LSUb_rRNA_chain_2, nucleotides 606 to 1466 from Leishmania major strain Friedlin: 562 nucleotides with solved positions. The sample was in a buffer at pH 7.6. It holds a match to the Rfam family "Eukaryotic large subunit ribosomal RNA". A reference for the family is Cannone et al. (2002), "The comparative RNA web (CRW) site: an online database of comparative sequence and structure information for ribosomal, intron, and other RNAs", BMC Bioinformatics. It was solved by cryo-electron microscopy to 2.89 A. Taxonomically the source falls in Leishmania major (Eukaryota, Leishmaniinae, Leishmania, Leishmania major species complex). The entry has 72 different proteins, among them Putative 60S ribosomal protein L13a, 40S ribosomal protein S4 and Putative 60S ribosomal protein L17.
Context: one part of a larger RNA, bound to proteins that are not shown
């Protein structure tokens, strides 16, 4: 790795390889190169959004361990006020 | 509500290794009540 | 009636020793 | 007659100590 | 001959021994405080992107708005949650605001 | 303050704003509680032709004013509220 | 009118008017942060 | 990137 | 600045370097007033 | 003051810069546009994660178009475009026999 | 015959 | 493009 694959103006989802009018193009092929394929890599991590999450904070709501009072009970016998 | 008690309860040493008396009550007894004396029971 | 209770006496349980 | 279980303060420069001697019985 | 007593006191209303002690450093069960030290939700909407701001979010008048009715913008200029036993009923008398001459 | 003459509303009607009013709807005054009840009556505004606020014809009692015919069930139009539960009156 | 086996007095409970309110006003009992951070999605919406 | 600005 | 038309299963963001092309409302060179 | 875009328009201190501004040279140091030309062409100083500091702000966890440090730049072997290197077909541009000679006489 | 008119 |  949809098919493909030469441009310049135009219009169009306001930046065409494919549609309008024009200019160009025999075929098949080595090495190279990095202008274009708004080349590839990943269900945008920025920002919104949804009556969706977590991980942290406190003077949010609504609760729980742990710390402190107090009754009661362990819990009996004698003097005294 | 304070003052003593010990046995419940607590804490703590040891290998649970020597507690207390005998120096005598406000102490026990019919298997360590035996006997007076005064009062009450049957 | 067999004998308890309360109070107070006296008896039994009661017996040793360092050292002054 | 008080006394309260009583045997020992060398240590100031490191000893030993146990498995009962004796006494009395039936 | 071999054992039993002394040496090495005798005795238990009994506790191993010492401090506490009906308290408590103890048990359970109630109650009332404190308590991000955990545990378990939530943190509205509209909007010339969200957030800040502001509401038009219930509501009333003129006006947008185009001679019948309806007509929208975080459009435009203003109000509203209350007040009165009279500031409500009703019968009577009267004529306000203003201007002009006069004591 | 008084005193004549003009004077179509230019004032005033609890507030915002508009309509409306002149022997009154404005101002002073006399009496008064229709600001009460009112058989689940019908109806307009919003709209889905639901509901709630908020209005408009009505019938029944009992009353107010006024000589009368009449007028008044508040202040015209904005000013307010479901189930559950609480909590008052009735029967 | 009930309180269901009768019955008597409390006591609750019913039908019917009304008050106590939800102002986000046809009516949930609701604080903040995150540059360490997530999913689902949007060119219906910013750089 | 476009339109107005 | 306005605006929200495509792009959010992504179109790599200032500046320099380096290399080439265009444009005029001419700074210089080059011709007239 | 007009014609004319053919050919040129520079090198250094300071700043991540564009801009500014200063030295110095020169006939002169002029202004723009190509997706504010150009990262599978490069570079990583700016700016925009994760560590830390300070100032202001928060009770706090944080926050800050404030300052500061430190902080991975990934793939061409496809197609076209450009750049040199090779081979071979073809006038009804591969066929029809379809015949046109910048000749001659 | 051409070759040159 | 002739008398050739």
């Nucleotide at each position: 790795g949809a098919c493909a694959g030469u441009c310049a103006a135009g219009g169009g989802a306001a930046c065409g390889g494919a549609c309008u009018u024009g200019a160009a193009g025999g075929g098949c092929u080595a090495a190279g190169c990095g202008g274009g394929g708004a080349a590839a890599g990943a269900a945008g991590a920025c920002c919104c959004u949804g009556u969706u999450g977590a991980g942290u904070u406190u003077g949010a709501c609504u609760c729980c361990a742990g710390u402190c009072u107090g009754g009661c009970u362990c819990u009996g016998u004698g003097c005294g006020g | 509500u304070u003052c003593a008690c010990u046995u419940a309860u607590c804490g703590a040493a040891u290998g649970a290794a020597g507690a207390g008396a005998c120096c005598a009550a406000u102490g026990g007894g019919u298997u360590u009540a035996g006997c007076g004396u005064a009062g009450u029971c049957u | 009636g067999g004998c308890u209770a309360u109070g107070c006496a006296c008896c039994g349980u009661c017996u040793a020793g360092g050292u002054u | 007659c008080c006394g309260u279980g009583c045997u020992g303060u060398a240590a100031a420069c490191u000893g030993a100590a146990c498995c009962a001697a004796c006494g009395g019985g039936a | 001959g071999u054992u039993c007593c002394g040496g090495a006191g005798u005795c238990u209303u009994g506790u191993u021994u010492c401090g506490a002690g009906a308290c408590a450093u103890c048990u359970g069960c109630c109650a009332g405080a404190u308590g991000g030290g955990g545990a378990g939700u939530u943190u509205g909407g509209c909007u010339g992107g969200g957030g800040c701001g502001g509401c038009a979010u219930a509501u009333c008048u003129g006006u947008u708005a185009c001679a019948c009715g309806a007509c929208a913008a975080c459009g435009c200029a203003g109000g509203u949650g209350u007040c009165c036993u009279a500031a409500g009923g009703c019968g009577a008398g009267c004529u306000c605001a203003g201007u002009g001459g006069g004591a | 303050u008084c005193u004549c003459a003009c004077g179509u509303a230019g004032a005033a009607c609890a507030c915002a704003a508009g309509c409306g009013u002149a022997a009154a709807a404005g101002c002073u005054u006399g009496c008064u509680u229709g600001a009460u009840u009112a058989a689940c009556g019908a109806u307009u505004u919003c709209c889905a032709g639901u509901a709630c606020g908020a209005a408009u014809c009505g019938a029944g009692a009992c009353u107010g004013c006024g000589a009368a015919a009449g007028c008044a069930a508040g202040g015209c139009c904005a000013g307010c509220g479901a189930u559950c539960c609480u909590u008052u009156g009735c029967g | 009118a009930u309180g269901a086996a009768c019955a008597a007095a409390u006591c609750a409970u019913a039908c019917c008017a009304g008050a106590g309110g939800u102002g986000u006003c046809a009516g949930a009992a609701u604080a903040a942060u995150u540059a360490c951070c997530a999913c689902a999605g949007g060119g219906a919406u910013a750089a | 990137g476009g339109c107005u600005u | 600045g306005a605006u929200c038309c495509u792009u959010c299963g992504a179109u790599g963001u200032c500046g320099g370097c380096u290399c080439u092309u265009c444009c005029u409302a001419a700074c210089c060179u080059a011709g007239c007033g | 003051g007009c014609u004319a875009a053919g050919g040129g328009u520079u090198g250094g201190a300071u700043u991540g810069u564009u801009c500014a501004c200063c030295c110095a040279c020169u006939g002169a140091c002029a202004g723009g546009g190509a997706a504010c030309g150009u990262g599978a062409g490069c570079u990583g100083g700016g700016u925009u994660u994760a560590g830390a500091c300070c100032g202001u702000c928060g009770u706090g966890a944080g926050a800050c178009a404030g300052g500061u440090u430190g902080g991975u730049u990934u793939u061409a072997c496809c197609c076209u475009a450009c750049u040199u290197a090779g081979c071979u077909g073809g006038a009804a541009a591969u066929u029809g026999c379809g015949a046109g000679a910048a000749a001659a006489a | 015959u051409c070759c040159g008119u | 493009a002739a008398g050739c």